[PDB]
Solved structure of RNA (Mirror-Image RNA Oligonucleotide Aptamer NOXE36), 33 nucleotides shown. It comes from the structure "High Resolution Structure of a Mirror-Image RNA Oligonucleotide Aptamer in Complex with the Chemokine CCL2". Keywords: Aptamer Spiegelmer L-oligonucleotide, Cytokine-RNA complex. Crystals were grown by vapor diffusion, hanging drop at pH 5.5. The work is reported in "Crystal structure of a mirror-image L-RNA aptamer (Spiegelmer) in complex with the natural L-protein target CCL2" (Oberthur et al., Nat Commun, 2015). The structure was determined by X-ray crystallography at 2.05 angstrom resolution and released in 2015.
RNA sequence: GC
RNA sequence: CGUCCCUC
RNA sequence: CCGGUGC
RNA sequence: GUG
RNA sequence: GCCG
RNA sequence: GGCUCUGCG
Repeated sequence: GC
Repeated sequence: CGUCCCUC
Repeated sequence: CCGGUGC
Repeated sequence: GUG
Repeated sequence: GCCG
Repeated sequence: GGCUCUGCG
């Protein structure tokens, strides 16, 4: 990046 | 996300 | 990809 | 969500 | 199957 | 509301  | 990322 | 709550 |  |  | 596609770090 969830 | 539904024993499922983008058809809830 | 849609809206809000529910027959 | 042809819930 | 519940809240954005 | 987004990463371009699949799975995980």